[PDB]
RNA sequence: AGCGGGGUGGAGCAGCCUGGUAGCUCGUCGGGCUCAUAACCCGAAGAUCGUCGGUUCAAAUCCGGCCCCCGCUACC
Repeated sequence: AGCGGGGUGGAGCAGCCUGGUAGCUCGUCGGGCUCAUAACCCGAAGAUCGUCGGUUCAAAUCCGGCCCCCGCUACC
RNA backbone atom coordinates (compact mmCIF):
# COMPACT_ATOMS: atom_id res chain seq x y z
C1' A A 1 0.00 0.00 0.00
C1' G A 2 -3.07 -0.26 4.80
C1' C A 3 -5.21 1.46 9.76
C1' G A 4 -6.57 5.37 13.62
C1' G A 5 -7.07 10.65 14.51
C1' G A 6 -7.11 15.71 12.69
C1' G A 7 -8.26 20.36 8.81
C1' U A 8 -13.59 26.45 11.23
C1' G A 9 -12.09 34.83 10.88
C1' G A 10 -4.72 37.18 11.60
C1' A A 11 -3.23 33.90 16.63
C1' G A 12 -5.52 30.18 20.18
C1' C A 13 -10.07 27.69 21.18
C1' A A 14 -16.09 25.94 20.85
C1' G A 15 -20.21 24.00 18.03
C1' C A 16 -19.97 17.76 14.63
C1' C A 17 -21.80 12.17 18.34
C1' U A 18 -27.80 14.45 18.72
C1' G A 19 -28.95 18.46 10.94
C1' G A 20 -32.83 24.18 11.58
C1' U A 21 -28.90 32.08 12.53
C1' A A 22 -20.55 31.43 12.52
C1' G A 23 -19.99 31.31 19.56
C1' C A 24 -15.72 32.67 23.17
C1' U A 25 -10.53 34.80 24.55
C1' C A 26 -6.80 37.47 22.43
C1' G A 27 -5.28 40.80 18.37
C1' U A 28 -7.16 44.82 14.63
C1' C A 29 -10.20 49.16 13.53
C1' G A 30 -14.08 53.19 14.78
C1' G A 31 -16.30 55.66 18.83
C1' G A 32 -17.47 56.65 24.24
C1' C A 33 -15.66 57.59 29.28
C1' U A 34 -11.21 60.06 31.72
C1' C A 35 -6.85 65.35 33.35
C1' A A 36 -4.86 61.11 30.99
C1' U A 37 -4.35 56.32 28.95
C1' A A 38 -7.01 50.05 24.11
C1' A A 39 -7.39 50.60 32.11
C1' C A 40 -12.79 50.15 31.83
C1' C A 41 -17.56 50.55 28.56
C1' C A 42 -20.18 50.31 23.37
C1' G A 43 -19.71 48.94 18.37
C1' A A 44 -17.53 47.21 13.45
C1' A A 45 -14.58 44.44 9.87
C1' G A 46 -12.71 39.40 9.67
C1' A A 47 -13.60 31.95 8.61
C1' U A 48 -19.83 30.90 4.12
C1' C A 49 -16.50 25.51 8.22
C1' G A 50 -9.68 21.83 3.54
C1' U A 51 -11.87 20.70 -1.46
C1' C A 52 -15.22 18.55 -4.77
C1' G A 53 -19.49 15.69 -4.78
C1' G A 54 -23.75 13.12 -2.37
C1' U A 55 -28.20 12.57 1.23
C1' U A 56 -31.86 15.88 2.94
C1' C A 57 -37.27 20.60 2.70
C1' A A 58 -32.59 21.97 4.94
C1' A A 59 -25.44 20.29 5.84
C1' A A 60 -19.97 23.27 9.75
C1' U A 61 -22.77 18.93 11.58
C1' C A 62 -24.47 12.92 8.11
C1' C A 63 -22.00 9.62 3.69
C1' G A 64 -18.15 9.49 -0.06
C1' G A 65 -13.61 10.78 -3.54
C1' C A 66 -9.32 13.67 -3.50
C1' C A 67 -5.47 17.09 -1.13
C1' C A 68 -2.87 18.12 3.55
C1' C A 69 -1.15 17.28 9.08
C1' C A 70 -0.01 13.84 13.31
C1' G A 71 0.57 8.78 15.01
C1' C A 72 0.80 3.13 14.38
C1' U A 73 1.94 -0.34 10.62
C1' A A 74 3.03 -5.14 5.98
C1' C A 75 10.26 -8.61 10.72
C1' C A 76 14.02 -0.35 6.93